[PDB]
An RNA structure (mature crRNA) with a sequence from Lachnospiraceae bacterium ND2006, in which 25 nucleotides are resolved. The sample was in a buffer at pH 7.5.
Context: bound to proteins that are not shown
C1' cells in the first nucleotide's frame, strides 16, 4: 500500500480475502 466502497493487506505483480442496498433525511 492499488479497490464500486468498507476493513485486513501485497497475496507472486496493475493485484489478494471477505464483506457490501444505494438514495434521501
Nucleotide at each position: 500500500a492499488a479497490u464500486u466502497u468498507c476493513u485486513a493487506c501485497u497475496a507472486a505483480g496493475u493485484g489478494u480475502a471477505g464483506a457490501u442496498a444505494a438514495a434521501g433525511u

Lineage of the source: Bacteria > Bacillati > Clostridia > Lachnospirales > Lachnospiraceae. The PDB entry is titled "Cryo-EM structure of LbCas12a-crRNA: AcrVA4 (1:2 complex)". Method: cryo-EM, resolution 3 angstroms. The entry became public in 2019.